[PDB]
RNA sequence: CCGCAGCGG
RNA sequence: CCGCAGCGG
Numbered sequence: 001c002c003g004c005a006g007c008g009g
Numbered sequence: 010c011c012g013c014a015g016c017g018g
Base pairs, nucleotide, nucleotide: 001018002017003016004015006013007012008011009010
C1' cells in the first nucleotide's frame, strides 16, 4: 500500500 | 463514506 471479515459514527 | 483494532499478501 492492497484485500478480508469485526465494531463505532 | 470515515475512523479504529485484527489477519493475510
This is an experimental structure of RNA, with 18 nucleotides shown.
It was solved by solution-state NMR.